[PDB]
Context: one part of a larger RNA, bound to proteins that are not shown
RNA sequence: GAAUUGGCUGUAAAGAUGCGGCCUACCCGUAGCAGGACGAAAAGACCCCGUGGAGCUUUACUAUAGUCUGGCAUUGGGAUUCGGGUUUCU
RNA sequence: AGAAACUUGGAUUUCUAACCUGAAAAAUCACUUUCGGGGACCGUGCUUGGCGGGUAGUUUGACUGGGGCGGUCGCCUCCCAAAAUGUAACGGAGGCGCCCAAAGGUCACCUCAAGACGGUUGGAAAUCGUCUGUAGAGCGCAAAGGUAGAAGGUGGCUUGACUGCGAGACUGACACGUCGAGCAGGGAGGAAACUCGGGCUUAGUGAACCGGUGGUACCGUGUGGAAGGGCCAUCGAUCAACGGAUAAAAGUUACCCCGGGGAUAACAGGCUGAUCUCCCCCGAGAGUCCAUAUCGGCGGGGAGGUUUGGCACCUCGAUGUCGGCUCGUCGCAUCCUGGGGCUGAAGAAGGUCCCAAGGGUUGGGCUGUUCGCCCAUUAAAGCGGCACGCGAGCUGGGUUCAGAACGUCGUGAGACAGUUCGGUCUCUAUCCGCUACGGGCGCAGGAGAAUUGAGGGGAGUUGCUCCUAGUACGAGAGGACCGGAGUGAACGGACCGCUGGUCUCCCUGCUGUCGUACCAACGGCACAUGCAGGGUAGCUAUGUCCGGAACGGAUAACCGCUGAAAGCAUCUAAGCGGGAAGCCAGCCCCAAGAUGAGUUCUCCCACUG
RNA sequence: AAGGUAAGACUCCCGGAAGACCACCGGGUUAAGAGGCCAGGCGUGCACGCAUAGCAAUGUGUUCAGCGGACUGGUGCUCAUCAGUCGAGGUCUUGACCA
Numbered sequence: 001g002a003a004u005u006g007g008c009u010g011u012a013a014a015g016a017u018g019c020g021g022c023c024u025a026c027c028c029g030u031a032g033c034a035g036g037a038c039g040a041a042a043a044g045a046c047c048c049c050g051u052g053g054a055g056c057u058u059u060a061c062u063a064u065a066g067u068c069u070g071g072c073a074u075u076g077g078g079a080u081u082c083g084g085g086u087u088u089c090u
Numbered sequence: 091a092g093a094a095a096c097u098u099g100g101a102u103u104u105c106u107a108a109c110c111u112g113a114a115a116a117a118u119c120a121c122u123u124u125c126g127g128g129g130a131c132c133g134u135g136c137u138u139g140g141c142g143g144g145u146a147g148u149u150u151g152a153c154u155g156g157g158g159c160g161g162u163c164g165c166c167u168c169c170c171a172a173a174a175u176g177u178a179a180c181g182g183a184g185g186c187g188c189c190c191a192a193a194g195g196u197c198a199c200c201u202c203a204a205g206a207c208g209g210u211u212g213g214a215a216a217u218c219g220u221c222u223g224u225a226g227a228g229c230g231c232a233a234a235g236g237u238a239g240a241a242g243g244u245g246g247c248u249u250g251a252c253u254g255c256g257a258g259a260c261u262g263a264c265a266c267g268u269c270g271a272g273c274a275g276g277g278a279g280g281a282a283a284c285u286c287g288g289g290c291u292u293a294g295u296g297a298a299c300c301g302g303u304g305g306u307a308c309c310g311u312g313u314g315g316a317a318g319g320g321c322c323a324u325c326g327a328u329c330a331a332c333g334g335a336u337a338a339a340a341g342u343u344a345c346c347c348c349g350g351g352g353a354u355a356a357c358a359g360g361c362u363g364a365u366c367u368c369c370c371c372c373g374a375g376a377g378u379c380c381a382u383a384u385c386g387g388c389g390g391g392g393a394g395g396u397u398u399g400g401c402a403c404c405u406c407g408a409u410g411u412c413g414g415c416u417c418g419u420c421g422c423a424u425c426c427u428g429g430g431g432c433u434g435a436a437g438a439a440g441g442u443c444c445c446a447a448g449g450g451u452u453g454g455g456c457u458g459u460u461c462g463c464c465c466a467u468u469a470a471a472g473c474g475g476c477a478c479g480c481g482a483g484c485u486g487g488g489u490u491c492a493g494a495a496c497g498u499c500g501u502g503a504g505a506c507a508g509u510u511c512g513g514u515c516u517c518u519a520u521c522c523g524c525u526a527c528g529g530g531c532g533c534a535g536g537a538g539a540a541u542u543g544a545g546g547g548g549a550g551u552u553g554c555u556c557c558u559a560g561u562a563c564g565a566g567a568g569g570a571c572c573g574g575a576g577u578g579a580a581c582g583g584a585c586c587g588c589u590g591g592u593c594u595c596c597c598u599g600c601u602g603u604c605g606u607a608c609c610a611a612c613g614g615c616a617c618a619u620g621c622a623g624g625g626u627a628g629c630u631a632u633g634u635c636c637g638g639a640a641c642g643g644a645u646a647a648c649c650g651c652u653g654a655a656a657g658c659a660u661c662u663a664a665g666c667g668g669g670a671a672g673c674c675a676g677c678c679c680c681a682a683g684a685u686g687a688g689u690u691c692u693c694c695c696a697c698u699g
Numbered sequence: 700a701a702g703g704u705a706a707g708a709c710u711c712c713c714g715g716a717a718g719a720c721c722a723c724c725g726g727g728u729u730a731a732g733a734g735g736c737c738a739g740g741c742g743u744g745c746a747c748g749c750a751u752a753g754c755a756a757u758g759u760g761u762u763c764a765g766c767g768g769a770c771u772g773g774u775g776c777u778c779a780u781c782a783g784u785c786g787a788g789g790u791c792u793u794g795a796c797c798a
C1' cells in the first nucleotide's frame, strides 16, 4: 500500500491479525471506552557523523575601517647659533 | 690656521601676504573690513613603522566496543601467528630518532663465564696460582637468531666510512626498501692465495616543492657577454598527526540551522548473566551436654531475569522519560488468614520448615519523589511482573528549551547529572480489543407462551467478645485446642419505610425598578431560580435490609490400616482410609448462533393459480 | 416460485417506576391508558375582598384559610378515529406401528 483485519503460545531482523500449532468466532450495525494497530502530526531540537552552516568569543591565524608616528607637498621672508659648500682675502 | 658676498639645511625664537577662524545693515556663502585671533602649526594628499576582535575571511586532525576525558599515530625485537610467507585487536612484553678518527680495511696473535683447594692489608665478591670448564660468557645499546676454526679480547700498518657501473634475484598496490657476483680507474693490508665500495645482522628515519654553499660551462629570448636558469655534489624537516592539505590558525552555542545515521549513544525491548535476588551441597564451630531446635566459617553447585552492567539486534522519515492519580490483571521465592512436620514444642506466646495464591493487605506528617524515617492503628499492614503496567486516560511536582540569580570553572563567549524562582501536555476513533443495545438470517410448516442447562460469569476477607472453663496444662503466675453462640469492621447487591440531601417555579416571605391608567392587587427583570424560608414524588448516602456460608466428593503437605521384595521392620511395591481459606459441586446472575441450534403445553389448517 | 387468507403479528395512536435510538411493558370504545374534572393525601401556613382596632406602620376576624408538579382512587368530559401492511400449506431416505 491493498485488506476477506480474532485469542494463546511459539518463531521470525530480537514486541506477529497476516508465519507454525492449538483455541475461539453466524451476517450487519448504533451508542459508548481508549489497551493494540510499534495509532496521527513535524523526514528527531538529544546523540553521533559531514574535511556542512551560521551567532558569539579571545593573549588562535590573516588582513582591515579607525588611530598614532618619521619623510615629502600645500609651505611663506626674517632675524639667531650655525658640524660644512663656492669665488672670495693679511 | 683665516671670514664679509652667502647658505643645502636642521633647531628653538619671532613675523603676516598662504591657510584656518571670528564680529560688523548683508543669518549658509560671497564681498570690503577702522578691523580681531590662530598661523606656516593644524587640516588635507602620498609614503614609513606601531597599535588596531571595532569590523572581516577562516582554521580548530584521526583512531575510538556511542562521543568526550585518558591514551595512541613512524621505525626495530619477541609471543599471539594455528611447524612455509602473511595475518587483527584501546591483546600480552620491550627498545629507536644514536653511536664508533676507531667499536671501521686488512695483517698477526690471544679465548670466555662459574666453582673448588691455597694464598700480602682483601677475604661472600678485589688480585695471583694451580684443576675442572659446547659455553653456563662476550658481542655499544631491545630482544631474537647466530657465533669456539670467532663476529669475542690485543697490537702493526693505513683508509674500500672510494669515483664510474651493475648480470641477476628477495620484497612491496605503487613509491620506497634489501642482498649482489663481476668490469674499469685508482688505492689499502698481506709473503702469498686473497679480502676490502663501513660496522655480527635486523632500529638510529622522511617524497616532493622552495631555497643556501661549492664546481661544471649545457641554456641564456638580434648578436658578443652578464643577470637569471640546468646538470653534479652537499646543507635546511619532534612536516613525530612521522606517504607528510597553507608560508601562515584557538575556543563557544541552552539562540541555534541544514544533510544524514538505528552504520552510533540516552528509554524500553532483545541475547548474556559478571554484579543483583533467591535456593541447594558439605559441615569446622556456636547452641552448658548435642554439627543440623535455631545458627553455619572456609569452600562448592544451581535457579530467576526484578539491579548496576556488557553487547549494539529492530526503532533516530520520532517506540513521549521520573513520580502521582485512575483502572486493573498475573507469578509465588506467602505479610494475614487455612492445613501440616520438627522444636532447645508443658500452657500461653513463639522459632523454623513443608502444602496452600480463595480472599484480604488501613488512615496520616516530611520529601517531586520511588524508596525510607516517623504518627496512630491493624489479622496483616508481602515481594515482583505486565515498554521500571497505564500521558490519542489525567496531571506535570522531578527532569531535559529559551529568562534570571547564586556558588564553582573559564581572560572570554560560555560551562556541570550543583542549587534556585518562572516556563503552551495537540475538540471528532477507521480496524482489532472491550461495555451496552438493535437489525438480518438461520434453527425442514406458520404461530402464542412455559422451559432443561452444555457452557460461562459473580462471590470467596477477617477481628472482638461469651459458653465450654478458670477446665486440660502448669510450683505458681498465667491459661488453651476441639466444639457452640453473639456482635462488628470493610466490601458488595437491592431498597427509599425510617434519619437526612436535593428537588430551576409546588407554597410563602423580601428589595430596587418597569408595567397592567391610579389605589388595592398582580406579572416581568435582577442566573442560565433576583434573594431568602420550607418542601411532595422521584432520584440519592452518610440511611436501611440481605450476603460471604452448612453439608458433600476428589486432593496437597502430611497422617494412618492391611503388607511384600529380606522367616524382622516399613503409609507402598499391588491395593485402602483420613486430610486445607485451595479443586469439582452446592449459592446468585447470563445461557440452545449448545449451526450439536434441545424439551413441553396450546393454536391454525391442508386454498388458489 | 408466487397470490387472497387462518392462527397470529406488525404499522399507527395514547402512555410507562422501559429507555440515547432501537428494544421492553400497558391501553386503544366489548375502553379507566393518559390528560382534564371530582374526592382524599401531602406541601406550604392563614388568600382576595370585606369588617373591625389603631394617627399610622400594622394587628384581629371571616380563615386548619387560600394556593397546588410528579401521590392514592373514582369519573366516559378530551385523545386513543379510521383503517392499511405482513403472515402456513409443511423435502427426501431409512426403521417401527397401524392401515
Base pairs, nucleotide, nucleotide: 003017006023007022008021009020010019026530027529028528029527030526031525032524033523035522036521037520040516047351048350049349050348052347053346054343055342056341057340060148061147062146063145064144066141067140068139070137071136072135073134074133076105084097087095109128110127111126112125113123114122151163152162153161160180164186165185166184167183168182169181187332188230189289190288194248195247196246197245198244200242202226204222206220208218228237229236231294233292234291235290252275253274254273255272258269259268260267264333277286278285279284300326301325302324303323304322306320308319309318358405359403360401361400362399364398366394367393368392369391370390371389375385376384412487413485414484415483417479418476419475420474421473422472425450426449427448428445429444430443431442432441433440452466453465454464455463456462493511495509496508498505499504531683535694536693537692538691539690540689541688545680546679547678548677551579552578553577554576555575556574557573563568581637582636583635584634585633589631590630591629592628596624597623598622599621600620601616602615603614604613605612606611642674643673648668649667650666695789697702698701707785708784709783710782711727712726713725714724715723732778733777734776735774736773737772738771739770741767742766743765748761749760750759751758752757
Solved structure of RNA from Deinococcus radiodurans R1, 798 nucleotides shown.
The entry also models magnesium, sodium, calcium and potassium ions.
Rfam match: Bacterial large subunit ribosomal RNA. Its family is annotated with ribosome and structural constituent of ribosome in the Gene Ontology.
Entry title: 50S Deinococcus radiodurans ribosome bounded with mycinamicin I.
The source organism's lineage runs through Bacteria, Thermotogati, Deinococcota, Deinococcaceae and Deinococcus radiodurans.